[PDB]
Context: bound to proteins that are not shown
C1' cells in the first nucleotide's frame, strides 16, 4: 500500500 | 476508522 469481517449524518 | 492477514 492492500484485501477480508464490522461501523460511518 | 477499529479487528485478522499478506505486500514494500
Nucleotide at each position: 500500500a492492500a484485501a477480508a469481517a464490522a461501523a460511518a449524518a | 476508522u477499529u479487528u485478522u492477514u499478506u505486500u514494500u

Keywords: anions, RNA, ion channel, fivefold vertex, crystallization, VIRUS.
The RNA from Satellite tobacco mosaic virus has 17 modelled nucleotides.
The organism belongs to Tobacco virtovirus 1, within Viruses.
The work is reported in "Structures of additional crystal forms of Satellite tobacco mosaic virus grown from a variety of salts" (McPherson, Acta Crystallogr.,Sect.F, 2021).
It comes from the structure "Crystallographic structure of a cubic crystal form of STMV (84.5 degree rotation) grown from chloride".
Ions in the entry include chloride and magnesium.
Method: X-ray diffraction, resolution 3 angstrom. The entry became public in 2021.